[PDB]
RNA sequence: GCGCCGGU
RNA sequence: AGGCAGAGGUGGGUGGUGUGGAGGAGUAUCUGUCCGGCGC
Numbered sequence: 001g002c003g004c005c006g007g008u
Numbered sequence: 009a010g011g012c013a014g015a016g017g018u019g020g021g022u023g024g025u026g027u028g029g030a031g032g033a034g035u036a037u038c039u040g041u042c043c044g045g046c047g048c
Stems, first nucleotide, its partner, number of pairs: 001048006010042006025036001
Other pairs, nucleotide, nucleotide, family: 016021tWH016025tWH016033cWS017021cWH017034cWH019023cWH019031cWH020024cWH020032cWH021026cWH023028cWH024029cWH026034cWH028030tHS028031cWH029030cSS029032cWH
């Protein structure tokens, strides 16, 4: 930086 | 339902963000941002 995730 | 904020179906969110979801943006969430992790 991008690809992604977040269960009361 | 990670936090905060915004967004309202000519049917609304003071009817419930949801133990009605089963009609209508119902497979009901979306966007912005802040996170913790991750792999690359």

This is an experimental structure of RNA, with 48 nucleotides shown. It was solved by X-ray diffraction to 2.1 angstrom. Crystals were grown from: 2.0 M Ammonium sulfate, 5% 2-propanol. The entry also models potassium ions. The entry is indexed under RNA, aptamer, fluorescence, turn-on, fluorogenic, fluorophore, G-quartet, G-quadruplex. The 2023 paper behind the entry is "Co-crystal structures of the fluorogenic aptamer Beetroot show that close homology may not predict similar RNA architecture". The PDB entry is titled "Beetroot dimer bound to ThT".